[PDB]
Context: bound to proteins that are not shown
RNA sequence: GCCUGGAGCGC
DNA sequence: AGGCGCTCCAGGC
Numbered sequence: 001g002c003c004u005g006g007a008g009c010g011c
Numbered sequence: 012a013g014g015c016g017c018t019c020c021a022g023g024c
Stems, first nucleotide, its partner, number of pairs: 001024011
């Protein structure tokens, strides 16, 4: 960086 | 059992 999975801050 | 935009983590390529 990206991908997969997972968080919930913002407006 | 209203929306989409923008990090963060775990793990691996």

Source information:
Keywords: B-family DNA polymerase, DNA replication, TRANSFERASE-DNA-RNA complex. Solved structure of RNA (RNA primer), together with DNA, 24 nucleotides shown. Primary citation: Baranovskiy et al., Nucleic Acids Res. (2014), "Structural basis for inhibition of DNA replication by aphidicolin". The depositors describe the entry as "Crystal structure of the catalytic core of human DNA polymerase alpha in ternary complex with an RNA-primed DNA template and aphidicolin". It was solved by X-ray crystallography to 2.52 angstroms.